Context: one part of a larger RNA, bound to proteins that are not shown
Molecule: 23S rRNA, nucleotides 564 to 1297
Organism: Enterococcus faecalis
RNA sequence: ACAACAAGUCAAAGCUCGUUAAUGAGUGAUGGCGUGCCUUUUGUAGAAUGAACCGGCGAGUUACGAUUGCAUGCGAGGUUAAGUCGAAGAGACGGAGCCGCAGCGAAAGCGAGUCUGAAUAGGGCGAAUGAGUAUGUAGUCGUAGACCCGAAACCAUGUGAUCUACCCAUGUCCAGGUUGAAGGUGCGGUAAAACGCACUGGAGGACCGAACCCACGUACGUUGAAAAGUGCGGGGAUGAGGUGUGGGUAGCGGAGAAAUUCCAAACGAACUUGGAGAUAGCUGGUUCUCUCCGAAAUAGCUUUAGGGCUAGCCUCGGAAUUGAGAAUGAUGGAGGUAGAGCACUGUUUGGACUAGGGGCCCAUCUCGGGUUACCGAAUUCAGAUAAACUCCGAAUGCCAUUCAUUUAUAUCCGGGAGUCAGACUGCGAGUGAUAAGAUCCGUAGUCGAAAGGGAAACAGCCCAGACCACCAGCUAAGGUCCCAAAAUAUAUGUUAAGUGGAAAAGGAUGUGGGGUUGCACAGACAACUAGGAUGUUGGCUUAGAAGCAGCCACCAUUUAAAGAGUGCGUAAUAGCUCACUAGUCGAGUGACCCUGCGCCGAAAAUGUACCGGGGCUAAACAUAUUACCGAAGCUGUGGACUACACCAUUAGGUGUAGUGGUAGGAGAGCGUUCUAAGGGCGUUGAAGGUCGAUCGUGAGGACGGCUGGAGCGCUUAGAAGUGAGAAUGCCGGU
Numbered sequence: 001a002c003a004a005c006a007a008g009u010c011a012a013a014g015c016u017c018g019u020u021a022a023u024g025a026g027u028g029a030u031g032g033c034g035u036g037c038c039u040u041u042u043g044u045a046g047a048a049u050g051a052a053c054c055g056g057c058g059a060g061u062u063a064c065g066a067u068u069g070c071a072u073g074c075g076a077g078g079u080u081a082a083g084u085c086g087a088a089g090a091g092a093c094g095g096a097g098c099c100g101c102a103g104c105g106a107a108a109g110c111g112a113g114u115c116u117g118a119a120u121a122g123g124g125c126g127a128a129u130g131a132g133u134a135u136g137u138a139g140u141c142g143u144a145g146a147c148c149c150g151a152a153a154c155c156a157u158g159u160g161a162u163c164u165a166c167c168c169a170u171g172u173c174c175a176g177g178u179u180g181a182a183g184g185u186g187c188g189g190u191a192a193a194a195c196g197c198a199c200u201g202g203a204g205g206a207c208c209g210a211a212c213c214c215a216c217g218u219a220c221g222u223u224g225a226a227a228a229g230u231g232c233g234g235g236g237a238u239g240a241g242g243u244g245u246g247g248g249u250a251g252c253g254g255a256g257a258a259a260u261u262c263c264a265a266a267c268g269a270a271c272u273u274g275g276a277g278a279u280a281g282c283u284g285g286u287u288c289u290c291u292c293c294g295a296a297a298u299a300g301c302u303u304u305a306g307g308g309c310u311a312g313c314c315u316c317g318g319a320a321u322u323g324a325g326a327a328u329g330a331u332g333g334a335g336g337u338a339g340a341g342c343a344c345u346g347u348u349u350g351g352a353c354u355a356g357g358g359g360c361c362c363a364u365c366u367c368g369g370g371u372u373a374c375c376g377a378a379u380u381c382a383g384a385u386a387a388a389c390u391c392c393g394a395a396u397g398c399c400a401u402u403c404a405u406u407u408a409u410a411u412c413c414g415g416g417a418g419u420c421a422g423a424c425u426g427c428g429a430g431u432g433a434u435a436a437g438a439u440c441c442g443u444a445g446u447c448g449a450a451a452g453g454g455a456a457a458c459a460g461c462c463c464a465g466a467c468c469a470c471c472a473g474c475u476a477a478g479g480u481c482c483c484a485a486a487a488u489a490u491a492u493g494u495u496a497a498g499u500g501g502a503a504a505a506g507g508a509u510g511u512g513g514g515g516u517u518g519c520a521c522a523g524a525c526a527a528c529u530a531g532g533a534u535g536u537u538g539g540c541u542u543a544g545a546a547g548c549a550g551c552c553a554c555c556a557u558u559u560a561a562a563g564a565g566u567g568c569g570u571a572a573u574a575g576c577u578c579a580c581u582a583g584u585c586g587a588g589u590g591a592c593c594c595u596g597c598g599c600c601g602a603a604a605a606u607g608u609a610c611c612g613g614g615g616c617u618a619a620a621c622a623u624a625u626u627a628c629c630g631a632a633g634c635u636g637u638g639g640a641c642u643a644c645a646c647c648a649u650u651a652g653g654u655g656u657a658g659u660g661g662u663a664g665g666a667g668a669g670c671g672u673u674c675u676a677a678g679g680g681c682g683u684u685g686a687a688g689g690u691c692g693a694u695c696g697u698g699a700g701g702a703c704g705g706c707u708g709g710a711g712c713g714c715u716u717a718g719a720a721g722u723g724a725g726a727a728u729g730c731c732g733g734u
Base pairs, nucleotide, nucleotide: 008033009032010031011030014027015026016025017024020702037050039048052734053733054732055731056730057729062144063143064142065141066140067139068138069137070136071135072134073133074132077099078098079097083093084092085091103110104109113125114124115123116122147285148284150282154275155274156273158271159270165249166248167247168246169245170244171243172242173241174239176208177207178206179204183200184199185198186197187196188195212236213235214234216233217232218231219230220229251267253263254262255261260269288669289668290667291666292665293664298311299310300309301308302307312419313418314416315415316414317413318412319411324409325407326406327405328404329403330401331400332399333398339392340390341389345386346385347384349382350381351380352379356375357374359371361369362368422447423446424445425444426443427442428441430439431438452463453462454461467639468638469637470636472635473634474633478629479628480627481614482613483612487626489625490624491623492622493621494620500616506600507599510597511596512595513594514593515592516591517590518589519588527584528583529582531580535555538552539551540550563578567576568575640659641658642657643656644655645654646653647652670723672720673719674718675717676716677715678714680712681711688707689706690705691704692703694701695700
Other pairs, nucleotide, nucleotide, family: 005007cHS012029tHS013028tHS018019cHS019022cWH024693cSS036051cWW037726tWS038049cWW041043tHS042422tSS042459tWS058724tHS058727tHS059285tWS059724tHH060286cWS061146tWS073078tWS075131tSS076100tWS078133tSS080096tWH082094tHS086089tHS086090tHS102111tSS103113tSS104124tWS105107tHS105108tHS112126tWS117119tHS117121tHS144146tHS149283cWW151279tWH152278tWH153276tWW157272cWW160251tWH160264tHS161164tWS161249tWH161254tWS165255tSS174210cWS175209tHS180201tWS180202tWS180203tHS181202tHS182201tHS190192tHS211237tHS215216cHS221226tWS224225cHS224226tHS225229cWS240257tWS250253cSS250263tWS251269tSS251270tHS256259tWS260268tHS289698cSS294663tHS295662tWH296419tSS296449tHH297448tHS299420cWH310420tWH315665tSS320410cWW321324cWH322402cWW325409cSS334397cWW335396cWW336337cHS336393tWS337394tWH338393tHS341343cWS342344cHS342386tWH344389cWS348383cWS354377tHS355376tHS358372cWW360370cWW365367tWS390391cHS417664cSS418663cSS423460tHS429440cWW432435tHS432436tHS447459cSS450465tSS450466tHS451465tHS451632tWS452631cSS453477tSS463476cSS466660cWS475631tWH476630tHS477630tHS479486tWS480486tSS485629cSS488619cWH495497cHS495618tWH496617tWS497617tWW498499cHS498500cHS498618tWS501615tWW504602tHH505601tHS508598cWW520587tWS521587tHS523586tWS523587tHS524586tHS524588tSS530581cWW532579tHS534535cWH534556cWW535536cWW536564cWH541549tWS542544tHS543571tWS544571tSS546572cSS548568cWH548575tWH558561tWH558562tWW559561tHS560561cHS562563tHS562565cSS566577cWS568576cWW569574tHS604605cHS607608cHS607609cHS611614tWH615619tWS618620tHS648649cWS661662cHS669699tSS670699tSS671722cWS679713cWH682710tWS685708tWS685709tWS685710tHS686709tHS686711tSS687708tHS
């Protein structure tokens, strides 16, 4: 032993225990909350980096110089260096020298002035308007490896040819088969020959094939049997052959049947030692604490773009002024954007009219007309349009004021930095497709460097800035049916789609509210009955429309009305049937417009998966109210620290305010070893180890028990190889 868990934390029963006796200890069912540390990043739980674990070791130092702060001595002065004596000391002597006391000028030179200039001018730098110097100490810088670790490489001596390449001298090896070159012989052939046939002969980077050498395929192996092999096959195997022994050639090189191939298991240039801690604008690492403050990711320039420098922004100290800053108001100004307009410039629509412009005819010497409602300048009328148009013109923002109110910063001088990858969101623009979690500016915010609440989870959104304690209260955003704290609130409606809780053009007798109008109780619209025609079947047309192929008309009749004909349909009339009208029914009916809320349009891949879930017809939506919940916001009570004002003026108290934080600045401390002095503790047990429920705001400090067996605290001051968790750190252990 029903449970999904960076593993803790907060809450908590039960059980078991009893302490440095403390509102105790161990364990812990169950519940809430909760994605390690570091590095590097705009942003990391990160599915980026680093660490197996534990222990030890492991990174801003020293010297000489520069400079600033602090400190002491002396002060218009300050001070010695080498050296001599002296304890490897202090000190004494040593004034050479160095800084300061005067500057200005390139310089001659002049001098509280001087240079420029013709200048008694103006202007620059100085004086007026004085503080320096020696030493200590700290911050930073410079020269040195200069915070630590890390290249590939470069150079200069050496060591290597026991591997391998080529070569030299001297040896040695190649089972066994096969083929049958030249030459020779014989017999044919011939004038002689060439030449033919046999035999013999035994050539060859010849053939087949072991050893031997090689390494073509494939499987296997791949923390191997092996840092290149084995199995099965494969090639060469009398040669440009294999192989032994002894030797030669060496890195700016050798050797190479030539592959950047080999030169001792990595060769575009070996190995070793040295220059050497090469350099590294790069990556990684850089060790205790608390307090105060707190950035930047921008501009300019850059063989510059992930580096640097000055400025901006941070920090510390200092000086000083009619207070120079910020916010708001008032007042006065600059500026041409939003909007708007067209008065200019571009773009552009229609109308009127038109020079002029195209073809045709008459007249042709191509000379003068008359036309498409032929194309039309310019004009005019009306109407548009604009980042690079403006007759106009805001809101804001901006500059300013001996201005007003509140507020508390501003500059300036100096020490120390860090930053120069930014991100998203809103708003205004460009680039882009008015795509991008895109890119590039402006502007505000947040993140960065900010924890808390909300947005399910969710750096950048909304609310809000954590010094701390509380089992106290009030709120913000957001919420109140259950998960899950608080209204199953109150009123009036809306929606039926789960719409709410994704998606457009467009489509629709979905529904709520508003409004204009049509026709309508002397009867409307829709049903139901009748009729719906005729002169006439109108004609041209067409085999044929003759009501309804194509083509013109649209009269006459009752009217209660019929269209010279709605559709269907026939070869065409026909025939059903539209418009049109009359009878019964009896109550409203019809077409548009303006709006709320819905519907369709709506198909993606592991699993509902487009409310976080359950689930909801109100627990949705609109409008209006009120209660409540809700944060590390605010308040209450208590505690700490900081700044400032008062008080107290030694010490403290009160009051107000403040106390997130990366890079980074400042301040103040903890602990380690050693030195000096003082004062102490130790075999009646030092250090160290181990355990404990102990103390302080933190680093950290005591006190006991046990272990241990010799040394070690404390106080003040001094000096430091002074603090580790990360470096694929080094060594050891596991």